[PDB]
Formats: sequence, structure tokens, C1' cells
RNA sequence: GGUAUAGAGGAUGGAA
RNA sequence: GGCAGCCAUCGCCCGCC
RNA sequence: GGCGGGAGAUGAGGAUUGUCACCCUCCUAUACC
Repeated sequence: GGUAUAGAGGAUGGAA
Repeated sequence: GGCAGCCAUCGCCCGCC
Repeated sequence: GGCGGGAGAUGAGGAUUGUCACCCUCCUAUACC
């Protein structure tokens, strides 16, 4: 640099 | 598609107990 | 602890939005190159 996925109150877990 | 007061448990802040 | 009430979010931006996303760029993490 590329491919994929993830990123949601202070902590943890949480959406198409 | 979510919220227009983000959700659940806890936490934080004010008042009273 | 109880009752009543309150603050507070979108990795960072662009654009569009009431606002965050979906789109775009960059960052970070994980796996592979």
C1' cells in the first nucleotide's frame, strides 16, 4: 500500500 | 436504517429521606 | 440504599442532513497478502 471486518453517552455489552 | 431525552446493568450530578 | 429529577454517544473529517449513519478520505485493531 491492498482485501475483508470492526469502532455508538463514563464502564461493560449493544443497529441497519 | 438509528436517535430526535440512544438501549440494558452499573457509574456520575441535584433535591428530599 | 429509596423516591423524584438531570447530564452525557457515534474512531477523526468531507459531503448531505435536525443529527449520527449509509457514500468518500484518513486513523486504529484483527486476519491475509